[PDB]
Context: bound to proteins that are not shown
RNA sequence: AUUUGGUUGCGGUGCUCU
DNA sequence: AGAGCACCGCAACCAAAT
Numbered sequence: 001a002u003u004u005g006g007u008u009g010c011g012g013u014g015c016u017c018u
Numbered sequence: 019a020g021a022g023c024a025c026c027g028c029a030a031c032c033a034a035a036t
Stems, first nucleotide, its partner, number of pairs: 003034003007030002010027002013024006
Other pairs, nucleotide, nucleotide, family: 006031cWW009028cWW
């Protein structure tokens, strides 16, 4: 990527413990 | 190398909206 709304999946960070 | 909560980024596909 005309465009927004929403869904899905993946990952990251903070904190605590093993 | 894991478990848990709380909160964030971003990448694919849809559908034109009762």

An RNA structure with a sequence from Acidithiobacillus caldus, together with DNA, in which 36 nucleotides are resolved. The sample was in a buffer at pH 7. Lineage of the source: Bacteria > Pseudomonadati > Acidithiobacillia > Acidithiobacillaceae > Acidithiobacillus. The PDB entry is titled "Cryo-EM structure of filament form Acidithiobacillus caldus (Aca) short prokaryotic argonautes, HNH-associated (SPARHA) with gRNA and tDNA". Released in 2025, the model rests on cryo-EM data to a resolution of 3.38 angstrom. The 2025 paper behind the entry is "Argonaute-HNH filaments triggered by invader DNA confer bacterial immunity".